[PDB]
Context: bound to proteins that are not shown
Order: sequence, then C1' cells, then structure tokens
RNA sequence: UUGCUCAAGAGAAGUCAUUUAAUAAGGCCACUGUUAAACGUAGGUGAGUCGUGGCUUUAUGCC
DNA sequence: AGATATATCTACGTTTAACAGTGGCCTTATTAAATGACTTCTCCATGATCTAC
DNA sequence: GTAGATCATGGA
DNA sequence: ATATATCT
Repeated sequence: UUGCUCAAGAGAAGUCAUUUAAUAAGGCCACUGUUAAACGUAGGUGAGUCGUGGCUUUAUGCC
C1' cells in the first nucleotide's frame, strides 16, 4: 500500500396510580343376587351236650 | 465304606345362568378497560470575505 | 497578491 | 426330589 490513511449515536429516563367473579341451584326418584345340590364310593347275615376248682362275704364277679 | 436301586397311597369336582342401567339436563346475565404520554440536543454545505505572510 | 480561517446564509 | 435299605 485499497474513494484508502483517522473515525464511539453518544451521555438520561418506574408503565405507573385503582378495581370482590360475583350473587341461585337435591344427582334425584324404582329395584330380592336369586332359584338346586350327601363330602360323599361300601365289599351282608348261617351255629348243640350236662354238671364246677384257685381268689371273693352267701349272693356275685376274675381266671 | 462305597455304589445303587427303590419308595414315597388319595382324590375329585372346584359352578352351572342371566344381566354389567334404564331418563333428563352438560349453564343460565354481564362486563370484552377505564388515561396520558408516540424524543429529547448536536453534529449543515458552500461560497464570499477577512486577514496574515 | 494568495491561501487559510472566519463568517454569512439559509424557511418557516 | 429326597432318604434309606440293600448288594458288594
């Protein structure tokens, strides 16, 4: 050394003062959880001998 | 002592049915801002003229 | 006599 | 799936 070489839009400022979302509302009136069951397999009917001992109170029982 | 085959009983049946809301409403009023402010300064461009060297 | 500094001159 | 009687 570039229409260039240099070049701060800078210093300052409340978006503040005030406002009830309030007054009213039945989720209500009707409904049988009902009618029935085994905790339970299941295998069925027949007979004869004669006179008394160890325990115990006779009686009466035990062997 | 090591290796091996065996034995251990219940159990079963474990709900079958029919329904799984029927009605009506699903906000009615009212207000949808009220005020005032809408930059503040300077920094000009160019030529005639005055004046000092 | 000329170049640099100074001043006028602005529209409504 | 475990313990136990039994064979060798």
Annotation
An RNA structure, together with DNA, in which 136 nucleotides are resolved. Among the 5 different proteins in the entry, which are not shown, are Type I-B CRISPR-associated protein Cas8, Type I-B CRISPR-associated protein Cas11 and Type I-B CRISPR-associated protein Cas7. The depositors describe the entry as "Cryo-EM structure of Cascade-DNA-fullRloop in type I-B CAST system". Wang et al. published it in Cell in 2023: "Molecular mechanism for Tn7-like transposon recruitment by a type I-B CRISPR effector". Keywords: CRISPR, DNA recognition, DNA BINDING PROTEIN. The sample was in a buffer at pH 7.5. Released in 2023, the model rests on cryo-EM data to a resolution of 3.13 angstrom.